[PDB]
RNA sequence: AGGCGAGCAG
DNA sequence: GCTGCCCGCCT
Numbered sequence: 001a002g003g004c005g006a007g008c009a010g
Numbered sequence: 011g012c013t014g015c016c017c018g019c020c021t
Base pairs, nucleotide, nucleotide: 001021002020003019004018005017007015008014009013010012
Other pairs, nucleotide, nucleotide, family: 006016cWW
C1' cells in the first nucleotide's frame, strides 16, 4: 500500500 | 446504498 469482519460520526 | 477515523486479521 490492498481486501475480508465490526464500531463510531456525517 | 456512499465517505472519514479507530482496532483485529491476511496478501
Solved structure of RNA (Primer RNA), together with DNA, 21 nucleotides shown. The work is reported in "Molecular choreography of primer synthesis by the eukaryotic Pol alpha-primase" (Yuan et al., Nat Commun, 2023). It was solved by cryo-electron microscopy to 4.8 angstrom. The reconstruction used 650,973 particles.